[PDB]
The RNA with a sequence from Homo sapiens has 18 modelled nucleotides. The work is reported in "On-Enzyme Refolding Permits Small RNA and tRNA Surveillance by the CCA-Adding Enzyme" (Kuhn et al., Cell, 2015). The organism belongs to Homo, within Eukaryota. Keywords: protein-RNA complex, tRNA, non-coding RNA, CCA-adding enzyme, nucleotidyltransferase, ncRNA, transferase-RNA complex. Protein in the same entry: CCA-adding enzyme. Crystallisation conditions: 20% PEG3350, 0.2M NaK tartrate.
Context: bound to proteins that are not shown
RNA sequence: GGCCGCGGC
RNA sequence: GCCGCGAUC
Numbered sequence: 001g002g003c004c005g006c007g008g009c
Numbered sequence: 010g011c012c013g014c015g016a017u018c
Stems, first nucleotide, its partner, number of pairs: 001018001004015006
C1' cells in the first nucleotide's frame, strides 16, 4: 500500500 | 453502508 476476517453503529 | 482493530502478500 492493497486484500480478507472481527467489532460497533 | 461508514469507521476502527486483527490475519495474509